Context: one part of a larger RNA, bound to proteins that are not shown
RNA sequence: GGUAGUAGCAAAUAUUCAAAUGAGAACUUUGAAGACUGAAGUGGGGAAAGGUUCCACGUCAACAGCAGUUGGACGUGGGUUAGUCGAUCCUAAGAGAUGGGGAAGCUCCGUUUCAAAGGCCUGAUUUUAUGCAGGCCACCAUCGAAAGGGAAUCCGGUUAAGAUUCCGGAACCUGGAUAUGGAUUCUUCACGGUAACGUAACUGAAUGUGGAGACGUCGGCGCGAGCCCUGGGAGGAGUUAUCUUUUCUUCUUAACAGCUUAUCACCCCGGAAUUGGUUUAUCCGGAGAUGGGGUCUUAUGGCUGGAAGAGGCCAGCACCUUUGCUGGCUCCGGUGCGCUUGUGACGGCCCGUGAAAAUCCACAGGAAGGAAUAGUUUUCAUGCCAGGUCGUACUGAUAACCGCAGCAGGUCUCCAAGGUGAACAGCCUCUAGUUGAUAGAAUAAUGUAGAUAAGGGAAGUCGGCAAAAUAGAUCCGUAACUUCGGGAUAAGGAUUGGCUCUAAGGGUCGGGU
RNA sequence: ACGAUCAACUUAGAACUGGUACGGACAAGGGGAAUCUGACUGUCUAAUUAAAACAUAGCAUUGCGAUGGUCAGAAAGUGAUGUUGACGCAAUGUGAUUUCUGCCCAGUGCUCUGAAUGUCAAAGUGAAGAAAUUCAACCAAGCGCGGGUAAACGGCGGGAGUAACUAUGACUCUCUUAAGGUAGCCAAAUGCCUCGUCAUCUAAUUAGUGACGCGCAUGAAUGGAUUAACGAGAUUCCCACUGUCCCUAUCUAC
RNA sequence: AUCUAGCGAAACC
Numbered sequence: 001g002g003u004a005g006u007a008g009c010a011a012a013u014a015u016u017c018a019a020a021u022g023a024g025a026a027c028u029u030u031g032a033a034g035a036c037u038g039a040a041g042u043g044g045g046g047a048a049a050g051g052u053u054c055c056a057c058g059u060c061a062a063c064a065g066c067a068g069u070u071g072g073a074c075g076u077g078g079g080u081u082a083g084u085c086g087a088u089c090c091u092a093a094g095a096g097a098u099g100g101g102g103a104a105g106c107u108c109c110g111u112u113u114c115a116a117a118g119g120c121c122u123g124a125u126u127u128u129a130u131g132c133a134g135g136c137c138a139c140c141a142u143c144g145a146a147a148g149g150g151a152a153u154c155c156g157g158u159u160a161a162g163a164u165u166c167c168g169g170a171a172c173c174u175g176g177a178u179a180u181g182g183a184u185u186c187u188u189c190a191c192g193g194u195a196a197c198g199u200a201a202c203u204g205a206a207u208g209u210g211g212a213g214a215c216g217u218c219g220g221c222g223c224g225a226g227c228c229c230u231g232g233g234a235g236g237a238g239u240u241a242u243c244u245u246u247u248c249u250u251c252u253u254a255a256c257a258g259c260u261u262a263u264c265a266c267c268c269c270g271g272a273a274u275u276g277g278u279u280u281a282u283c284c285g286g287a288g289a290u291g292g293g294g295u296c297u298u299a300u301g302g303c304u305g306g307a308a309g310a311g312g313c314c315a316g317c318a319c320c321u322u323u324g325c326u327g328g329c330u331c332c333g334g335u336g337c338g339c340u341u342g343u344g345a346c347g348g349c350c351c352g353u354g355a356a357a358a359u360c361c362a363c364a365g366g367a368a369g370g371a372a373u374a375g376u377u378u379u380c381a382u383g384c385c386a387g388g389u390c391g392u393a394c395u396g397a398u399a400a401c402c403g404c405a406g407c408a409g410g411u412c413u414c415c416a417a418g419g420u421g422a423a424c425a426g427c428c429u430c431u432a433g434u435u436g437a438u439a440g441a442a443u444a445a446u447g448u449a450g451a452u453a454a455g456g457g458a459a460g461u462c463g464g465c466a467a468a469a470u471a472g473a474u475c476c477g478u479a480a481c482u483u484c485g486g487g488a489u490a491a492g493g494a495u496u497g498g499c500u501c502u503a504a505g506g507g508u509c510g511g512g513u
Numbered sequence: 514a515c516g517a518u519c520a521a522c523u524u525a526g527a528a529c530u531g532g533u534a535c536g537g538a539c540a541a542g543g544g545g546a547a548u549c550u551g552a553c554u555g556u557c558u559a560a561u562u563a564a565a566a567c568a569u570a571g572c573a574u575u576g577c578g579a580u581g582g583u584c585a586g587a588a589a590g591u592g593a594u595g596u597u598g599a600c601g602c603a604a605u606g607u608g609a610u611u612u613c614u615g616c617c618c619a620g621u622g623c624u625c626u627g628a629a630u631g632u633c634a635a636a637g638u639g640a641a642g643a644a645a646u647u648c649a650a651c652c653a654a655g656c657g658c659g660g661g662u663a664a665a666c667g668g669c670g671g672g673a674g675u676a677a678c679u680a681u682g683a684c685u686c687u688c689u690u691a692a693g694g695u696a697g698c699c700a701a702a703u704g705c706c707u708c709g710u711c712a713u714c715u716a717a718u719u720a721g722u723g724a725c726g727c728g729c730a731u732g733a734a735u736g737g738a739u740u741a742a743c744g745a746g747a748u749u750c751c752c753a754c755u756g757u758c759c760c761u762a763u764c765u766a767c
Numbered sequence: 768a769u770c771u772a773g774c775g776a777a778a779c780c
Stems, first nucleotide, its partner, number of pairs: 001780002008774002015033006034435004043415004049395002054078005063071002083172002085391003089149002094143002100109003119137001120135001124130001153170005173387004179382003183376003189369001190199003203368001207364006216349004221344007228336001229334004233251006256305005265295005275285003311330007350354001401410002417429004438772004447767007455759002459757001464754001472496005481486001483609001497530002500527006506519002510515001531535001543752007550744002555567002571607007582594004611738003615669003620666002622662004627658001631656002638649003670688001672686002697731001698728001709725005
Other pairs, nucleotide, nucleotide, family: 003778tWS004777tHH005006cHS005775tHS006776tWH007775tHS010767cSS011398tWW014034tWS021025tWH022024tHS022069cWS025069tWS026438tWS027066tWW037042tSS038429tHS038431tHS039430tWH040424cWS041431tWW047396tHS048396tHS048397tWW052054tHS052080tWW053393cWH055160cSS060063tHS060071tWH062073cWS064406cWS071406cHS072399tHS078161tWS079080cWH082392tWH083152tSS086146cSS088150tHS090357cSS091145tWH091356cSS093144tHS096111tWS096141tHS097111tWH097112cWH098113tWW099110tHS100590tWS102587cWS102588cSS103105tHS108588tWS112117tWW113115cHH114590tWS121122cWS121134tWW122134tWS145148tHS145355tWW147412tWS148355cWS149357tWS149358tWS151173cSS153164tSS154254cSS158163tWH159161tHS170255tWS177383cWW178383cWS179378tWH182201tWS182377cWW193195tHS194268cWS195267cSS196294tSS200201cHS200380cSS204366tSS204367tHS205366tHS206365tHS213358tHS214357tHH215356tWH220345cWW235313tSS252310cWH253307tWS253308tWH254307tHH255306tHS261300cWW263297tWH263344tSS264296cWW270290tHS271288tWS271289tHS272285tWS272286tWS272288tHS276289tSS278282cWW279281tHS281346tWS298300tHS308309cSS308310tHS318321tWS350352cHS352354cSS371372tWS394400tWS395400tSS397411tWH403407tWS421423tHS421425tHS426539cSS445768tHS453756tWH454756cWH454760tWW457755tHS457757tHS458464tHS458465cWH458466cWW458755tWH460757cSS461463tHS468754cSS470542tHS471536tWS477491tHS478490tHS479488tHH480487tHS482485tWS483485cHS483740tHS486741tSS497537cWS499528cWW508517cWW511515cWW516517cSS534537cHS550565cSS552741tWS552742tWS553569tHS557564tHS558562tHS558563tWH570608tHS572664tWS578598tSS579597tWW581595tWW582602tSS586588tHS586589tHS607734cSS609740tHS610739cWW613733tWS614734cWH617691cSS618665tWH628657cWH633653tHS637650cWW641646cWH642645tHS663666cHS668692tSS674684cWH675682tWS678680cWH682684tWS690692tHS694695cHS694732tWS695733tWH696732tHS696737tWS700707cWH701703tHS704706tWS714720tWW715717tHS718720cHS733736cSS756760cWS
C1' cells in the first nucleotide's frame, strides 16, 4: 500500500433556549431553565509522587482520537515572606565508624567490645589571655520517623495568584543582659493551717532518688465541645386566587490572661449489726463506713479582660461622588439513649499485660555564701535585646501521581447538613461542585443491559446454570441430633396504612419547736 | 387530711376509614431430608485451579544441662536461637472433641559404658638390603559382630482334610514367615470384573441411600472408626418457585 | 448496529 473513508469514537441518567465574542460556536463566556454528585460527595484540605501544571496577558501551526474563539496546550511574564507551622533535635526496629581481630585483596566482623578512649564547674575577680591550685563524672562516635516523642500564635483584614508566614491588634516561648518595686534578714536563709495543704516571692553545690516524657484494646456509663433540633424577639428576602402570627436567612466571640469551677484522691471530728453507703454494671467500711466539716488537680465550664473598635445583618443619602458617608440591630432561652469528637471514673480480655531517648521538674543532702544608709532571689512583678538556615504556589486524581496516554485500573488520611429508616444502607434534598465523556437523524436483523408472560412447573441441562421465589419488624410456633454451648431467623403461621383517641412509663417541685 | 410547673419518645389498646391496601418505592434469608469430605475461625496457586489442599488447637516422637543442641560464616578476639535454660529451645509427624491405635526389629535407617587380634590409613616400630625400597608386626574411628528401637522408614500369606447338611469350616496339618491385616470400615473421593447382588427411592435410575463382602489393590498418629457445629467444597432427593423447557412472543435503553 | 458530519486504526495479504 490494499483492507479502508472501513472497524470504530455506545460504561459513569442530560441537556436546552437566548445574548455576547468571533471569519467560523453542539462544545467559549454570561444569563435563564433542566438535572446530577447527595456530607464514606463529582465538596473543603493534606501525605507520597509530580514540578510551575498555580495566576495574568497574548494567542490557536501542532496537541485536547469531533470541534475549539477554550485549555493542565503554545508564547511572554508574575507569584511561594514564619522565633511560634514543619524540618532541624531525640530515640525506635535497625544502620554504622573507631579500638581490635579476619581476609591475597576489594573488604568482613564487631558497637562497648581484651583501648593509656574524658571534658566540666573554680566557691566568684586584678602577680589571671580566669588558672600553673583543688574538686566531680566509670559515661563511651554517628546516622535512623515532615504519622512516634518534642519550647512557644491567635483573631480580623488583605492578592490576579501568598498566608497560623504579609498588615493591624493582641499574645506567648527560648536564650541573653539587667535595674527598679515588692519579699527576706537586728531570732540571718518567709509565714499561716490540727491536718489534707495554702501563698507573689521565700538561699541551696557535689552526689543520689523520684516523677513527667511514657503509651493496649473493647464495652456501657457520665460530663464537655461543636453540629443538629426548637421557642421568643429584632432585621432582610420568598409565597400570597386561597390558606399560612407562615417558608428561608443574620443574630459571632479566637489564642492568651485573671477570678472561680470536679469526678477521683486526701485530711479532721466521729465510732458503725437492727449492718450501712452505693454503681447501669457490687464494690467499699474498726486497715475507721455512713454522716458533718474541709483540702486538692483545673480535663472542662462560667464571668470578665481580649472585645466590638472586629465580623455579620440592615436602613438612609450619595450615585465618573477621592470613593463612600452616616445611623441602627447584633438579644434572651430551651431540649436530648441525637451525630461527631475530646475526656473521666470504672468493668472485661490475655500462656498477648500492650516503645525508647532527648528533655524538663521535684525531693533528699548540706558544700558554700550573704543581716545595717545594705547583700540574696533576677523559680514574685515590671522593664531591655535577639531569635538564624531550608520548605511553603498548585494538583492529589474518570486530566497535574504510577500504569507507553487527558487510560472505567491503582494509590494513605482528616472534616461531614436535613428527611425516610435500626443505620455512615438505598432513595430524595441543602451548602459547595459539576453538567465533562464526538454529535445529529432513523428505530431493520443479530447483539449488550433491563424486563414481562396464558397453561404446565425442571419435562431443559453434565448439573435448577441463569432467573424467580423468600425477605424488615411484631406476635405465635419451633423437630431430629448434640460436644448441652447449639441446631434456630429450624421448619412453618398470622399482623402491618391512614386518621381520631385512650392508657401507662418522668424531672423540678415541701412540711407541724 | 397537698399540687401548681416543664419536657420526651417508647410500648400497649381501641374506634373509624379504604376497590382488603399497607416493610405499598427503596431496602431485604428460599427451605427441608440425607451422603462424601475437611473439625471450626483462618491461608493460598497476583494473570485459567479458593479446594477435600496448607495452617490450626490437640496429640506424640526426637536432640540438648552450655567448652551444649539445632542452624549461620571464606575467616575471625564472628554469629541466630539467646535480654534463652527442659512448663525451654531445636527437629519432625499427625491434625478439634469422642473412641481406639492391633501384630512384626527379618530388611533399611537410627541408636548402644555394648566384642576387642575380623578388617584397617598416615605417622611411628622391626627385619633384610649398599640404599632407593620391600616385607612384617602393631593399627584409631568406621565397617563387620551382638543388642535396643515401628506415634522410625516400612510390612502385615497359600493349600488340603475336617460338624449325624452337599458345598461352609470353631478345629487340625504341613509349605514358607519377621509377623502373617487385628479392632474397625467398604463396590467408599480406595472394587478391576462392574452398570456386582439385595432392598429402597422413580412410571422408568450406569445416579443417591441402606445393606452384603475371600476387599484387582480397605485398615489403624504413612492414623482406623465416629462426630455437634461450621463450608462461595462434591453429591442425591423433596417442597416452594419460576421462559430452564413445551414454545415462543412483546417492550425499553445503548 | 444502520444512515449522516467529523475523525479514523489494525489483524491479515